[PDB]
Context: bound to proteins that are not shown
DNA sequence: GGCCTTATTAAATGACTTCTCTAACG
DNA sequence: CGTTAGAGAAGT
C1' cells in the first nucleotide's frame, strides 16, 4: 500500500473475492443537551 | 456506575421502496 | 427539441 468502486492485500505501474448505477423520497437507528420520572 | 422510561433540539449514518435505462413522432 | 407510444402476470 497501486483500484470502476469495496475489501483483504503486494514480488507483481499489479493479485483474490466482490461490485445496479443515476434521480426522487421515506424511514430507521445513535449520540449530545434539555424537561418530567422511575429498580438497585 | 449510574441503569432505564416519555418526550422535544440539533448533528450523523445507514437502508428501505419508487421510477428510467428508447427510437421517432409532430 | 418534447412528447408519444400503450402487453403480459405474483403478492401484503
Nucleotide at each position: 500500500a497501486a483500484u470502476u468502486u469495496c475489501u483483504a492485500c503486494u514480488g507483481u505501474u499489479g493479485u483474490a473475492g466482490a461490485u445496479g448505477a443515476g434521480a426522487a423520497g421515506u424511514c430507521a437507528u445513535u449520540u449530545a443537551a434539555u424537561a418530567a420520572g422511575g429498580c438497585c
This is an experimental structure of RNA with a sequence from Francisella tularensis subsp. novicida U112, together with DNA, with 78 nucleotides shown. It was solved by X-ray diffraction to 3 angstrom. It was solved together with CRISPR-associated endonuclease Cpf1. Crystals were grown from: 0.35M sodium thiocyanate and 20.9% w/v PEG 3350. The work is reported in "Structure of the Cpf1 endonuclease R-loop complex after target DNA cleavage" (Stella et al., Nature, 2017).